Shown are 515 nucleotides from a PDB entry: RNA (23S ribosomal RNA, nucleotides 1 to 515) from Pseudomonas aeruginosa PAO1.
The entry also models zinc and magnesium ions.
The entry has 48 different proteins, among them 30S ribosomal protein S15, 50S ribosomal protein L17 and 30S ribosomal protein S5.
An Rfam search finds the family "Bacterial large subunit ribosomal RNA" in it.
The structure was determined by cryo-EM at 2.46 angstrom resolution and released in 2025.

Context: one part of a larger RNA, bound to proteins that are not shown
RNA sequence: GUCAAGUGAAGAAGCGCAUACGGUGGAUGCCUUGGCAGUCAGAGGCGAUGAAAGACGUGGUAGCCUGCGAAAAGCUUCGGGGAGUCGGCAAACAGACUUUGAUCCGGAGAUCUCUGAAUGGGGGAACCCACCUAGGAUAACCUAGGUAUCUUGUACUGAAUCCAUAGGUGCAAGAGGCGAACCAGGGGAACUGAAACAUCUAAGUACCCUGAGGAAAAGAAAUCAACCGAGAUUCCCUUAGUAGUGGCGAGCGAACGGGGAUUAGCCCUUAAGCUUCAUUGAUUUUAGCGGAACGCUCUGGAAAGUGCGGCCAUAGUGGGUGAUAGCCCCGUACGCGAAAGGAUCUUUGAAGUGAAAUCGAGUAGGACGGAGCACGAGAAACUUUGUCUGAACAUGGGGGGACCAUCCUCCAAGGCUAAAUACUACUGACUGACCGAUAGUGAACCAGUACCGUGAGGGAAAGGCGAAAAGAACCCCGGAGAGGGGAGUGAAAUAGAACCUGAAACCGUAUGCGU
Numbered sequence: 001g002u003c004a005a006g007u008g009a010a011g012a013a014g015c016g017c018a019u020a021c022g023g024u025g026g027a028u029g030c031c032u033u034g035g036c037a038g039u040c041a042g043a044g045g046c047g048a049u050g051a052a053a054g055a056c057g058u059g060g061u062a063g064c065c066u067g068c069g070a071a072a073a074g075c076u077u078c079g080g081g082g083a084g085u086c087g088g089c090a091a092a093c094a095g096a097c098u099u100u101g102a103u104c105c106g107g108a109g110a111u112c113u114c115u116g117a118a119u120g121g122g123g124g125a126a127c128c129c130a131c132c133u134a135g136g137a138u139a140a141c142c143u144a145g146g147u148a149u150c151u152u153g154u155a156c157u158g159a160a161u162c163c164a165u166a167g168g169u170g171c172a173a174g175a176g177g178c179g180a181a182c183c184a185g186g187g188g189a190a191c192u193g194a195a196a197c198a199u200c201u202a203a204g205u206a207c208c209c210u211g212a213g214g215a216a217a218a219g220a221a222a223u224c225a226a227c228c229g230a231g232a233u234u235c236c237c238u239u240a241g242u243a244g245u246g247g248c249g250a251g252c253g254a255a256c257g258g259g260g261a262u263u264a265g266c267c268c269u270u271a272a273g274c275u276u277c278a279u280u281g282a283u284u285u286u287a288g289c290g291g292a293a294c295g296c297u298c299u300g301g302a303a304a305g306u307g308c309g310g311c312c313a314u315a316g317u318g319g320g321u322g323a324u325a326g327c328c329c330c331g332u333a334c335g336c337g338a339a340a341g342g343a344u345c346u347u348u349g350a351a352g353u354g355a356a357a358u359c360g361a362g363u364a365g366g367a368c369g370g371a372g373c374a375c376g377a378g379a380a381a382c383u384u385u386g387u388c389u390g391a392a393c394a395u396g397g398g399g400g401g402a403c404c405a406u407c408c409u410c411c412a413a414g415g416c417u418a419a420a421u422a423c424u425a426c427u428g429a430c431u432g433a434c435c436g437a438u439a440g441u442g443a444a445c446c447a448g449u450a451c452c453g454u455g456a457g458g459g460a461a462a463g464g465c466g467a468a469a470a471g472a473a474c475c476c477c478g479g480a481g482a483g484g485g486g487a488g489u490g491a492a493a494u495a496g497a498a499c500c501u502g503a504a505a506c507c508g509u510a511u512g513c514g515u
Stems, first nucleotide, its partner, number of pairs: 014515010029500001030464002034435002036432007043424002045178002053115003056069003060093001063089003075109006084097003120129003130147007149175009182213001183211005193200001197247001223230002234261005244252002265416003268360001273353005281345006288336003294309003298305001310327002312316001318330003365389008375401001396411005451458002471499001474486004
Other pairs, nucleotide, nucleotide, family: 012013cHS012014cHS024505tHS025504tHS026502tSS026503tHS027502tHS028501cWW032436tHS032437tWH033444cSS034440tSS034441tHS035440tSS044214tHS047117tWS048119cWH048176tWS050117tHS050118tWS051118tHH051177tSS052116tHS054126tWS057072tSS059064tHH059065tWH059087cWH061092cWH062090tWW064446cWS066073cWH071110tWS074110cWW078339cSS079287tSS081103tHS082101tWS082102tHS083098tWS083099tWH083101tHS084102tSS107340tSS115125cSS148176cWH158166tHS159165tWH160164tWH161163cHS161164cWS179180cHS181214cWW181423cSS182422cSS183216tSS188204tWS188206tHS189205tWH190203tHH191202tHS192201cWW193250cSS194249cSS199249tWW200250tWS200376tWS204205cHS213215cSS214422tWS215421tWH218233cSS219232cSS219418tHS220264cWS220265tHS220417tWH221231tHS222364cWS222397tSS223409tHS225228tWS225408cWS226400tWS227407cWS232419tWW233420tWW239256tHS240255tHH241242cHS241253tWS242254tWH243253tHS244374tSS246249tHS246250tHS246376cWS249376cWH250376cWW261420cSS262419cSS264417tWS264418tWS266271cSS268357cSS270356tWW271355tWH272354tHS272416tWS278348cWH279347cWW280346cWW287337tHS291315tWS291333tHS292312cSS292315tWS292331cWH293326tSS297306cWW299303tWH300302tHS300323tWS301322tSS302322tSS303305tHS315332cWS321325tWH325328tHS338339cHS338340cHS361392tHH362363cHS362390tWS363391tWH363413cSS364390tHS373381tWW375378cWS378379cHS385386cHS391412tWW424425cHS424426cHS435439cSS436444tWS437444tWS437463tHS439444tWH442447tSS443447tSS447461tHH448449cHS448459tWS449460tWH450459tHS453455tHS453456tHS465469tWH465495cSS466468tHS466470tHS466492cWS467491tHH468490cWS469493tWW470489cSS470495tWW471496tSS471497tWS472487tWS472496tHS472497tHH473487tHS478481tHS478482tHS488496tWW489493tWH490492tHS490495tHS
C1' cells in the first nucleotide's frame, strides 16, 4: 500500500431541560379620589306662592356634566373678603372684567320656559286647542290677570209640588301630590317547623291599603293588691323560660312583687295645655378675623431625614410642601365677629282651640258566632263585637280568673295632657384593632350608566407618568402613516402618555448539553 474483520465519532427536520434576555398579561406591594359603621349634635318635612322628578334651552367656539331659566355659568341689594377673575371634563386660542374693590362666600329680593298633583279643555309627559275680563294694535294679533275637581261656609236663585226641599250660579277658606325609616289602624299569606300532616307553627310576620306627627300611641284606676298597702301613662332591668298554655306534640309564655329612667296633672258651674299674631330680653345658626416659635451642616434631583445647637406650646402624633416638619404653608389651642334672615328658650298681652257641654242608656249585663288576653273550650274569669236582646241610679254599680257569701277596692258608658320611648332619606363635626379598586356602596371613573328586556325589572366593566409636562424642538426610515432609531427633558424614559411596581399561566430569541 491492497483486502478482510472489528470498532466507530461529527453532521438535528424538529424536540427536551437549564440559564439569560425579552413579549403578553395585569397579580403583588404601596397609594387614594370612594365607600362602611358608629358617636355627638342639627333638622325632622317639601307641595296649588306649583313639590319630588324631569324636558328643552342658556357660554366666543362642538359635546357632556354643573349652575341657571327667554332677566337663562346668571340680575338687584345688604354683609364678609382683598387680587385676581371669566365653573368642570379640558384645555387651546380669542374677547374682556378687576384696588371706582371684581371673581369668591353668606343673608334677603327679583326673574323663574315647558312637563309633572298639573289644576281652562284635550293628550302618545315635556304637546295640541281654547274661553272671560282689562288694556293697546289694525289687521290676521300683543300684554296682565282669571278659567280644574272636591270639602267646608256663605250669598243669590231654585223643580216635580202650595210652602219647601233637591238642584243651579257666585264668592271665601282648605285639600289633593312626593318622601328611607319610625307610629296608629284596615286586609292578611305561604314556604318552613312539628323529622309525614290537618289542630298548632311560621305570624298578626311578609306584603297590600289608609291616616297622622316630629314623634306617634297611651295616659290620670269602674287598676292592682290582699285584710298590709300601692297609686296615671310610656320605656329599661328583673321576677322567669317560672305560673300557665299546648295533636300537654313542636312550641308559645305571663303577672304579682322588686330595682330604675321620667315625673303632672287638669276640666264638662268649663281648666291645665296647645296654635297664631304682637311683644321683653337671652342665646343659637346661616359668611368670617387674628392666631406662637428654626437656623447651620451631610447625603441627596429635591430635606421635612443625618449631625450640632435653639425656640413656641391652653397650639406636639392634622393636611400638604420635590424623602419623615410643633417652629415652611394651610391649620390647630385660644380669643374675637353679623347689615340681614332662620330657629329655640323666655316676660308679658290678644283672640282661637281644647269644648264633648252640663258627669255619660240601646250603655253595663245576657244568648249565639268570632277575635284578643301567655290561656288552642278548658272548670274559663276579663276585654271586644257581627246577630239578637237589655238594667240599676251611690239605699246604686264594676272587679278581685267557674260560682256563691263576706270583705277589700274602684266609679264605665265625656274629654285634654309634657318628659322619659321609636326612627334617619337629610345636614355638620368627630371617630374606627372597618375596606382599600375581584375589597368597600351596584357605582372611587360622566353608574342605576352601558347593555339586556315589550314591560315590570335585571344590571356591569373601567383608579395610579412624573416633584413639576419639564408630555420628547430637531434629524432619519416609513404612505405628508402606524411604528420605530437617534437627539433632547427628567433623579430615573425598560417613568413616553394603554405610562408606578410589573408576578404567573402562555409565547419567543440566544447559548450549553441531550435527542